[PDB]
Context: bound to proteins that are not shown
RNA sequence: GGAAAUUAGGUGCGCUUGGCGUUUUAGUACUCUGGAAACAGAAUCUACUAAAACAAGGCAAAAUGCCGUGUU
DNA sequence: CTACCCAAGCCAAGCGCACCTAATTTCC
DNA sequence: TTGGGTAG
Numbered sequence: 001g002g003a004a005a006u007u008a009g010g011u012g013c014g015c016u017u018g019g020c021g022u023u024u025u026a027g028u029a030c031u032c033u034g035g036a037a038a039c040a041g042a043a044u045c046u047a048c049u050a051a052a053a054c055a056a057g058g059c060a061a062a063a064u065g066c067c068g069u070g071u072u
Numbered sequence: 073c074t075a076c077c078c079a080a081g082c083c084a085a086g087c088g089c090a091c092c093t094a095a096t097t098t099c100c
Numbered sequence: 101t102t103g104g105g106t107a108g
Stems, first nucleotide, its partner, number of pairs: 001100020021054009031042004057067003073108008
C1' cells in the first nucleotide's frame, strides 16, 4: 500500500417536497373629489388577499406527464 | 471616448447510492 | 465578476 468487516464523521451525484421572492391584473384598504349617508368617480402611490407568468422557449396529450443555467 | 454608476433569487426539510477520512481485527 | 446605462 491492498482485501473484508464494525462504529463515527465527511464529500458528491440524483431524486422528492415546503414556505418565500419578483411581476401583472382584479378586489379591499390608504389618498383625492362629491355627498347627510349610501355610493359614485379619480389616482395606481403604499399595503393586504386571490388568480396567473417566472430562466427565451421546446415537447406532450387526462398524465403522482417530460426537457431547458452542469461537466466534457 | 473616460470614468463613473448600478445591480444581480432564497432559505428549509426528507431520501437512495457511490466515494473518502479516523479507529479496531485478520491476511497479502 | 459582469451586463450595461450614465455624466461629461
This is an experimental structure of RNA with a sequence from Staphylococcus aureus, together with DNA, with 108 nucleotides shown. Crystallisation conditions: PEG4000, NaCl, Na2HPO4, NaN3. Nishimasu et al. published it in Cell in 2015: "Crystal Structure of Staphylococcus aureus Cas9".